[PDB]
Context: bound to proteins that are not shown
RNA sequence: AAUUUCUACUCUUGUAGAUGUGAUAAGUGGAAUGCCAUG
DNA sequence: ACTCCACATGGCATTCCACTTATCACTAAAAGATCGGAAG
DNA sequence: CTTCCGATCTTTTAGTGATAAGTGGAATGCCATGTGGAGT
Numbered sequence: 001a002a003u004u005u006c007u008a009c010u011c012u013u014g015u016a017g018a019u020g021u022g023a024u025a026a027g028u029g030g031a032a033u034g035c036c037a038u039g
Numbered sequence: 040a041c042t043c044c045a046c047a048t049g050g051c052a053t054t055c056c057a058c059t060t061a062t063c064a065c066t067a068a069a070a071g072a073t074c075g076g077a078a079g
Numbered sequence: 080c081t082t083c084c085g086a087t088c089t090t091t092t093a094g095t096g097a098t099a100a101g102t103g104g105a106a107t108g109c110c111a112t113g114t115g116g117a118g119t
Base pairs, nucleotide, nucleotide: 005018006017007016008015009014020065021064022063023062024061025060026059027058028057029056030055031054032053033052034051035050036049037048038047039046040119041118042117043116044115045114066093067092068091069090070089071088072087073086074085075084076083077082078081079080
Other pairs, nucleotide, nucleotide, family: 001010tWS002010tWH003007tWH004019cWW
C1' cells in the first nucleotide's frame, strides 16, 4: 500500500481481475420530521 | 454463564441522499457569417 | 471617403435496417424477517 477509474493485494518503483465516456431527462429506494388512522 | 427485550404498520406532505434506467453523439464537408485588402 | 469579394472561421447537415417485442397470467414465488443490546 502505489491505479484513467473501481475492487482484492505487495516476489515485483508494481501484481490479479474488471472498467462506455460525455450530455440530457425521468423514475425508484432509503432516512428524518409532521398529519390522520390501525394493532 | 442465561435469558429477556428492542413498539410496529398504512396513506400522504417536505427536505436530503444514493442509485438506476433510457435516449442522443462518437463527423467531414456543405453552407453561411465575417473580415482585410483591392478598387472606385 | 466609400464599396466589393475571396479567404477564412463557425455552424448546420446528411440519415440504412436492423425489425425486433417471442408472449403466457390466473395466481404464485422470486427472499428475508433488527440481530444485537442489557443485567444478574
Released in 2024, the model rests on electron microscopy data to a resolution of 3.3 A. This is an experimental structure of RNA, together with DNA, with 119 nucleotides shown. Ions in the entry include magnesium. The entry also contains CRISPR-associated endonuclease Cas12a, not shown here.